[PDB]
RNA sequence: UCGCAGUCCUAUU
RNA sequence: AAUAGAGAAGCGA
Numbered sequence: 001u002c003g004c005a006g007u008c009c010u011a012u013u
Numbered sequence: 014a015a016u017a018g019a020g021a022a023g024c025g026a
Stems, first nucleotide, its partner, number of pairs: 002025003009018004
Other pairs, nucleotide, nucleotide, family: 005020tWS005021tHS007020tHS013014cWW
C1' cells in the first nucleotide's frame, strides 16, 4: 500500500 | 431497507 469493513459517512431506488 | 463507493478502530500480510 493493501485484506477484512457489526458505527459513522457519500451518491442512486 | 437495496446497490455502487468511501472509510474510523483493530487484526493480518